RNA sequence: GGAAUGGUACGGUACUUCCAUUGUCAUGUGUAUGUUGGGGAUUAAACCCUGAUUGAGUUCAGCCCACAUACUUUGUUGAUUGGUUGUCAAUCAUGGCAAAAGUGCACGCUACUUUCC
RNA sequence: GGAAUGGUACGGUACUUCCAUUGUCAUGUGUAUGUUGGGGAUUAAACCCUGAUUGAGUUCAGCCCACAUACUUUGUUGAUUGGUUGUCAAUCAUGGCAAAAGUGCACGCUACUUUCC
RNA sequence: GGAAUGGUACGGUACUUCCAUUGUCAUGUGUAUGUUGGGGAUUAAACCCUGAUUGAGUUCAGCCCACAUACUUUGUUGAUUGGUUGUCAAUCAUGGCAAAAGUGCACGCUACUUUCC
RNA sequence: GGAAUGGUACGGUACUUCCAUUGUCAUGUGUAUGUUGGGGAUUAAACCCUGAUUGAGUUCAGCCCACAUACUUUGUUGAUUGGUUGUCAAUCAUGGCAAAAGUGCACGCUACUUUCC
RNA sequence: GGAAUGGUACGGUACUUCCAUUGUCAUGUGUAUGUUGGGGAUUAAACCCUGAUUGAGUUCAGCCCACAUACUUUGUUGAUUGGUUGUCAAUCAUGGCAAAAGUGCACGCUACUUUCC
Numbered sequence: 001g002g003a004a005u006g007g008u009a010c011g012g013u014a015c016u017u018c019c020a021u022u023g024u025c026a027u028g029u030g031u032a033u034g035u036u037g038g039g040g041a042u043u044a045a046a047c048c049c050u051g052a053u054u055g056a057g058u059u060c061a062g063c064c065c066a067c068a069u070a071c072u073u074u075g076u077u078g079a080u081u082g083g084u085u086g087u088c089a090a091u092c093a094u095g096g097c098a099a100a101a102g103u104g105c106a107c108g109c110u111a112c113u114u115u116c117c
Numbered sequence: 118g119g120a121a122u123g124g125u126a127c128g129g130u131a132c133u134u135c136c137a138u139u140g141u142c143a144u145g146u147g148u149a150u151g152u153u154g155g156g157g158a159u160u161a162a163a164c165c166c167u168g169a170u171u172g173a174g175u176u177c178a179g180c181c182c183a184c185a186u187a188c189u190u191u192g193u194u195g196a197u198u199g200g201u202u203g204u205c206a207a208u209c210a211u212g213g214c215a216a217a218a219g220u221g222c223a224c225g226c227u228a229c230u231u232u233c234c
Numbered sequence: 235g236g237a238a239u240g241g242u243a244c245g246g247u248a249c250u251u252c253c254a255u256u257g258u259c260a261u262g263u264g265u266a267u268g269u270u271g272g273g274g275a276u277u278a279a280a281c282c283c284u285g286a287u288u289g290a291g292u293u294c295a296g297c298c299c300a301c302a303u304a305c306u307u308u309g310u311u312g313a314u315u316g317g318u319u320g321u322c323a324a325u326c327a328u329g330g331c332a333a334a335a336g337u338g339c340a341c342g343c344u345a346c347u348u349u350c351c
Numbered sequence: 352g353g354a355a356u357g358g359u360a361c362g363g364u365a366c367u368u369c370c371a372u373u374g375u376c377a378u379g380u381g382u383a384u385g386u387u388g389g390g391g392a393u394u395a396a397a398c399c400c401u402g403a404u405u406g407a408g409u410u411c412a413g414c415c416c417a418c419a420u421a422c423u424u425u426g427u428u429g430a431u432u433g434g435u436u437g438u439c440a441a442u443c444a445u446g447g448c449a450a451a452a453g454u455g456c457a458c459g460c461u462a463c464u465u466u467c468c
Numbered sequence: 469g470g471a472a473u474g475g476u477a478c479g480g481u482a483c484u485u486c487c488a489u490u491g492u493c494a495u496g497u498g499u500a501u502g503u504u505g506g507g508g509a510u511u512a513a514a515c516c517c518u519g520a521u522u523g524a525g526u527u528c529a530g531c532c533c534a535c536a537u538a539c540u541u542u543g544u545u546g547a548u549u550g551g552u553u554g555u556c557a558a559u560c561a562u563g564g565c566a567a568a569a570g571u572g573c574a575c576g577c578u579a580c581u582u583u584c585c
C1' cells in the first nucleotide's frame, strides 16, 4: 500500500486572554515640603556625625520611592528676522485601541511519522 | 586451536602508623624588657664607635632566635546603618581529631601474559 | 685474511725535544728624584713659554723610560666583631717547577681505500 | 669540410695626440684700491635712494670681469722638543712636455652569426 | 543579385546641438546708494539690541544682490642705471569665435546575414 479514531505541523475557526507582536493616537527637564501611602531600613546592639525638639538624653528622626504647585530644556535637528520665544519633524520610552497571545479544532485529510487493516 | 584465571596487577580487607596527600577546631599586624631557655652567639688579638658601671679602661654588654607584657587587622570581601564598631563565605595557617598511604590477605568480571599443550 | 702499506690510522718500544696542553709555587700602586742608566729628546735656523742661575736673554735645564725613597693595593669576592685591621677560604692573570708534543720502529692482525691473490 | 670584408671578433704594424692608460715638474691668497684695460652695465620715459661734486635737483657716478702692493696659501697629514713658522717623509685638485691609448692596412697556421651545399 | 527599400554599420554627406577632443580675440576691487531694480526680507506673529527721525517706544529701517567711485584688483612669474612705477616674452580661471558630437541616405562591389535560386 487504507485510517486521520495517537501525539500531531499549519490554516482560519471558535473559548479564554497579555498593544510582549506591527500599526493608530495622546505623554515626558530640573527643587520644596508633606507619611502622599507604604514598605521602620529593622544586628539586636555599642558608640559617634548631623537636624528639630526643652530647664535637661528629655524626646523623637536621618532610606527610598508617584503626586500638589512656582522656580524649566517633550531631546533635536533644522525654516524664521539684526538677534531672542512660537509655529512644521525626528527618534527615545510610556500609556490606550486595533492586530495580536494563550486554550479546544468541535472548520481539513495541505500533511509526515502512528499501530492496526 | 589447551590446563592454570599463573605475573605483579585490579578492586576490597584484618588491620599499621611511619597519619608526606585529604574532611574536624583555636588560631597567624608593628615596638621595650626579663638568663625566659640557651647556643663564646668563640681572631684568639690591636683599633673605632655604641649602653651601663665609679675616683677612674675598673670593668662590662654589644648576635640571633622558641617565651612575657601595653597599643590591634586569620585579612575581607560584599551585606545591615547617616556612619565606625557589630552579624553571614571562603581565602590564606599551625597543628589538633579524623581519612588517605605500608605487612598478613580469605574475597569479584577482568588483561593478556599465556606460568605455555 | 693476504699482495702491492698502491694509502693508512690505535696503542706500544723507544729517540728527541717541538715551551699552543697541564698540576704545584713568588707576584697585582698613585709617589722624590739622581748619568744611578743610557741615549740632546740634537733641525739646524729664528722665535716665544716655563724654570734655575746674576747686575745682565749671561750662564743653562725642559723627552723618554729602569733601580731609592715619605705617603699606600696580591684583586675579587664571600662569612666572621656591633663596624675597622688582621682570619679563613680565594679564583683571575703574570712568571718558577713540572707532561706534553713531534720524530723514528721492524712491532702487539690494533682497525678503513682501488684492483687483484 | 667548404662557399660568401654575405656580418665579424681578437693577434701585428701604420695614422691623432684629444698626455683620456703612464711619469716628471710647476700653480692651489680671505685684501683698499687704482680705469691697472676693456666692454656703458645705458632703457626708453619717469620716480625715488645712496655717493661725490657747488651758491645751486649744476656737474655727474652706482655693472661686472682679467691684473700691480697689503695679510699669504703651491694644499692638509704626520717630526723633533713646551710649542710657533721652520725643515723633513708629505698629499689630492689645476696645468704643461715625455709613452700608452682612439682610426687603417696585407702581415696571424685565432676563432664565432648566418643561408646553402 | 532580386531581396519583401531583412537587419545592421566601415567610412562621407542634407540636417540638429549639449561644437564634452582641439585652435583664435579679452576679462581677474581695497567701497557710494536710491527702491535705479526687485523680491515686505515677508509668518499671523511676541520680545529684545542697533540707526535716522522727536514733546515723546512716534515715525519708519536692520536681508540679498546687477547700477554710484576715490581705492586702482589681469595674475604671474623672471631680465630691465642702485630699488621701484613702468619695458617687454610667459601661462592660468573664465568670457566670444573655429571642426565636430548626433537626426539618414545620394554612396566607394556601401560592409556582414534569417529563406529560394
Base pairs, nucleotide, nucleotide: 001117002116003115004114006113008111009110010108011107012105013104014103015102016101017100021099022098023097024096025095026094027093028092031070034067037065039064045202046201047200048199049062050061052059075091078088080086082516083515084514085513118234124229128224129222130221131220132219134218138216139215140214141213142212143211145209148187151184153183154182156181163318164317165316166179167178168177169176192208194206195205196204235351236350237349238348240347241346242345243344244342245341246339247338248337249336250335251334256332257331258330259329261327262326268301270300271299273298279436280435281434282433283296284295285294286293309325311323312322352468353467354466355465357464358463359462360461361459362458363456364455365454366453367452368451372450373449374448375447376446377445378444379443383420384419385418387417388416390415396553397552398551399550400413401412402411403410428440429439469585470584471583476579477578478576479575480573481572482571483570484569485568489567490566491565492564493563494562495561496560502535504534505533506532507531517530518529543559545557547555548554
Other pairs, nucleotide, nucleotide, family: 007112cWW008112cWS014102tWW017018tHS019021tWS019095cHH019097cWH019099tWS020101tWS021100cWS029072cWS031071cWW032069cWW033068cWW034066cWW035038tWH038064cWW039063cWW040041cHS040042tWS043203tSS051060cWS053058cWW053059cWS077090cWW078079cWH079087cWW081084tWH087511tWS105107tHS109111cHS119233cWS123230tHS125228cWW127225cWW132220cWS134135cWS134217tWH136138tWS136216tHS136217tWS137218tHS144210cWS144211cWW145191cWS148149cHS148188cWW155181cWW156180cWW157159tHS160162cHS162319tWS170175cWW193207cWH196203cWW197203cWW222223cSS239241cHS250252tHS252336cWS254335cWS255334cWS258331cWW260328tWS263306cWW263307tHS265266cHS265304tWS266304cHS267302cWW272298cWW273297cWW274275cHS277278cSS278437tWS279437cWS281435cWW287292cWW287293cWS309310cSS313321cWW314320cWW324325cWS333334cHS339340tHS360459cWW361362cWH366454cWW367369cHS368452cWW370373tHS370450tWS372451cWS379425cHS380381tHS380422tHS382383cHS382421tWS389415cWW390414cWW391392cHS394395tSS395554tWS398549tWH404409cWW404410cWW427442cWW450451cHS471472cHS471581tWH475579cWW477478cHS478578tHS480574tHS483571cWW487567cHS487568tSS489568cWS496542cHS497498cHS498540tWS499500cHS499538tHS508509cHS519528cWW521527cWW542543cWH
Molecule: pRNA (117-MER)
Organism: Bacillus virus phi29